Context: bound to proteins that are not shown
RNA sequence: ACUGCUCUUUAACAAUUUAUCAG
RNA sequence: AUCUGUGUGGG
RNA sequence: UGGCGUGUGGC
DNA sequence: GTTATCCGCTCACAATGCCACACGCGCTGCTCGG
DNA sequence: CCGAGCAGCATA
DNA sequence: CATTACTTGTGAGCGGATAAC
Numbered sequence: 001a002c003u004g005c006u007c008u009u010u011a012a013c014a015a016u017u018u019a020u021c022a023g
Numbered sequence: 024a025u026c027u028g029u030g031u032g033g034g
Numbered sequence: 035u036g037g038c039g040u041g042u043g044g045c
Numbered sequence: 046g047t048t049a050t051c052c053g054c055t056c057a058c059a060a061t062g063c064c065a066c067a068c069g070c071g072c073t074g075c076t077c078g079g
Numbered sequence: 080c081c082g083a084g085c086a087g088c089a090t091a
Numbered sequence: 092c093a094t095t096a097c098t099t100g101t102g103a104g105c106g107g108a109t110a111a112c
Base pairs, nucleotide, nucleotide: 037070038069039068040067041066042065043064044063045062046112047111048110049109050108051107052106053105054104055103056102057101058100059099071088072087073086074085075084076083077082078081079080
């Protein structure tokens, strides 16, 4: 002097099986 | 259904 | 102040 | 020789009660310390 | 640099 | 280190001498 050349539009969820009528 | 002390020796 | 030791005396 | 026997050897274990008074009670060179 | 605590010492 | 040190009187366990089978 001599790798680098856009990937495309801000999170992607837990609590959950009798029993209460909240007293 | 409940928001009261520091009478007393100890000090 | 108190534990022990020792000594001293007394009776 | 051995097995039981005994006798001197050494060590533990006691020393009146009280009272009073007195005196004293580690240290020391290593260690913690600035 | 000596003053203030210590750890195991028949003072050997 | 040689500190240390006579009797205290008595019992009791113990180790070396002793009689017997």
Record summary: The RNA (rrnGnut) with a sequence from Escherichia coli, together with DNA, has 112 modelled nucleotides. It was solved by electron microscopy to 3.8 angstrom. The reconstruction used 33,821 particles. It comes from the structure "rrn anti-termination complex without S4".